[PDB]
Context: bound to proteins that are not shown
Formats: sequence, structure tokens, C1' cells
RNA sequence: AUAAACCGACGGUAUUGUUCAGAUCCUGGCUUGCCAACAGGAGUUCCCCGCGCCAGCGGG
DNA sequence: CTGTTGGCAAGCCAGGATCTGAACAATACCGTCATCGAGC
DNA sequence: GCTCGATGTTTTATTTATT
Repeated sequence: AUAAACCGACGGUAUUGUUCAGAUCCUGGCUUGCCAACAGGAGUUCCCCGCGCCAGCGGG
């Protein structure tokens, strides 16, 4: 600690049963994708290793 | 190591009517004033 | 300490719109 303080508006309860949306209906006619073009250039690959004429060759 | 550009993309005309759309029955109760004197 | 029951009093306003 305020017309404050302390301080429930509480209990019970099907919205149920019935129901075609249905008949008819070309999307259709026209339209080169087209013109040019060596895949060639460039030996970096970092190690261990074996044998050299030191140029360069091998196995892991 | 290096990959391109121009020019161009349409129009006409057309989309409906018929007829129909529900009823019944039922909607609560209690308590939240007080007094007095009596019997129990 | 109660529950019982009769009892003090008193009520009526309406009735068609459009954010």
C1' cells in the first nucleotide's frame, strides 16, 4: 500500500436426413536460315635414380 | 595462343441457346434483497 | 445455530436503414 485490500461467472448439450449439370462444336489457310573459315601453333617436367663423348639415353 | 557480323519476326474472322435453385423440428434452468420469530 | 415461511415493494418506454 490508490472506492483500495481479500476476489472463478460457473455447470449440462449431433444440426440432422434427400439430390446427373446436361445435350451440340476443324483452329484454319501462306513461308531457304542463309553467306566466309588449315587446329594449327608452342618441347618447362617437380623429384630420386643408372650410363655416357656433357650432347643426351634409360628403369623405378 | 586464338570463337564473327547483318538483316528479318504477318494478316483476316469467329465465342450460343434451353431450364431448373427445397422442406421440417427444436433456442433451458439456478443463485448472487431483507425481516422476524417460530420450530428444531 | 439454524432452517421455515410469509412478507416490506412494484415496469414502460418500438415497430424500416445504407459506413
This is an experimental structure of RNA (crRNA (61-MER)) from Escherichia coli, together with DNA, with 119 nucleotides shown. Crystals were grown from: 1.6 M Na/K Phosphate. Taxonomically the source falls in Escherichia (Bacteria, Pseudomonadati, Pseudomonadota, Gammaproteobacteria). Ions in the entry include zinc. The structure was determined by X-ray crystallography at 3.21 angstrom resolution and released in 2016. It comes from the structure "Crystal structure of E. coli Cascade bound to a PAM-containing dsDNA target (32-nt spacer) at 3.20 angstrom resolution".